Saccharomyces cerevisiae strain ALI 308 18S ribosomal RNA gene, partial sequence from Saccharomyces cerevisiae: 52 nucleotides with solved positions.
[PDB]
Context: bound to proteins that are not shown
């Protein structure tokens, strides 16, 4: 740099 | 979003099976 | 949701 995993925050709608 | 074929039906259609392509 | 964290493997070709 890849590759695989696991973890985990929101606003604009059906309000 | 195009194909192959069966059933029913004069027919108008319906009614499935299937093959790629397209987000 | 992405980014982002962390865990393990391998390490340059126009």
């Nucleotide at each position: 740099g890849a590759c695989g995993g696991a973890g985990c925050c929101a606003g604009c709608g059906a309000g | 979003c195009c194909u192959u074929g069966g059933c029913c039906g004069a027919g108008a259609g319906g009614u499935c099976u299937u093959g790629g392509u397209a987000a | 949701a992405a980014a982002c964290u962390c865990c393990g493997u391998c390490g340059u070709g126009c």
The depositors describe the entry as "Remodeled Utp30 in 90S pre-ribosome (Mtr4-depleted, Enp1-TAP)". Released in 2017, the model rests on electron microscopy data to a resolution of 4.5 A. The sample was in a buffer at pH 8.